[PDB]
Context: bound to proteins that are not shown
RNA sequence: UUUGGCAUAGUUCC
DNA sequence: AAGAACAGAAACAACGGGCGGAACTATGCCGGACGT
DNA sequence: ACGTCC
DNA sequence: GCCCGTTGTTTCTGTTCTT
Repeated sequence: UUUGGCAUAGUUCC
């Protein structure tokens, strides 16, 4: 003091 | 000595599900045309 | 100034 | 991009009855 989701890309660690 | 119908078991082919664990940033997008 | 079809 | 459990299709022999 109120709550968006789908996708893609990159990165960290075993 | 021959033939047919049925049935049990098997070779190959096609189909479907299965494929690591955590975590952190960013960016694009969520339908289109029409005029009465 | 809204409401129908793809 | 690859493996391998289901189900289908097809095939190949065995039994029994008849002629």
The PDB entry is titled "RNAPII elongation complex bound to RECQ5". Shown are 75 nucleotides from a PDB entry: RNA (RNA, DNA-RNA ELONGATION SCAFFOLD), together with DNA. The reconstruction used 24,526 particles. Ions in the entry include zinc and magnesium. It was solved by cryo-electron microscopy to 4.2 angstroms. Among the 13 different proteins in the entry, which are not shown, are DNA-directed RNA polymerase subunit beta, DNA-directed RNA polymerase II subunit RPB11 and DNA-directed RNA polymerase II subunit RPB7.